[PDB]
Context: bound to proteins that are not shown
Molecule: fragment of 23S rRNA
RNA sequence: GGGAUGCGUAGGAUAGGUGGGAGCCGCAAGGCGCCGGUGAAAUACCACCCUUCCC
Numbered sequence: 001g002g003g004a005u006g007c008g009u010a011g012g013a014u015a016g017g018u019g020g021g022a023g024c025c026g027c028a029a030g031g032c033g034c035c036g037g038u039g040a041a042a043u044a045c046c047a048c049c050c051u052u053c054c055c
Stems, first nucleotide, its partner, number of pairs: 001055004006050001013043001016049005023032003
C1' cells in the first nucleotide's frame, strides 16, 4: 500500500477517531443522511489519523 477489523450504559444498533458535510446512490421506485432523538461523543457522503488480522 490493498482487503478485513474496533460490542459499558443510552441510542431501533458492535459510536476506534477527527475534519468537510446537507445532502448521497438511483431513470425511477426506493434506500441512506440531515432533521427529530440518545449520548461524553453522531452516524449519509468525501477524506485523513489509528487498533488488530490477512497479502